[PDB]
C1' cells in the first nucleotide's frame, strides 16, 4: 500500500 | 426509520436469623459519526477520523 468490517449501557453487546 | 434493549454491574429492596440462590425492580447511553435522504436517519446510504481478518515479482 490494497480492502472488507467492529466503535451502543458502568461491562458483555442484542437491535 | 418514531434513541434504544438484553443479561452483568452498582443500588433498592423483597427472600432469609443472616446471606447465596431467586424474584422484583433503578440510575447508567452525547449509538465515535465523518454528509445527504426523509413527516422520522440508530436502519437508505455513505461522507471521514479509527480495530481486525485477507493481497502486493519472476
Nucleotide at each position: 500500500g490494497g480492502g472488507u468490517c467492529g466503535u451502543u449501557a458502568g461491562c458483555u453487546c442484542a437491535g | 426509520g418514531g434513541u434504544a434493549g438484553a443479561g452483568c454491574a452498582g443500588u433498592u429492596g423483597a427472600c432469609u436469623u443472616u446471606u447465596a440462590a431467586u424474584c422484583a425492580a433503578u440510575u447508567g447511553g452525547u449509538c465515535g459519526c465523518a454528509g445527504g435522504u426523509u413527516c422520522g436517519a440508530a436502519u437508505c446510504c455513505u461522507g471521514c477520523a479509527c480495530g481486525a481478518c485477507c493481497c502486493a515479482c519472476c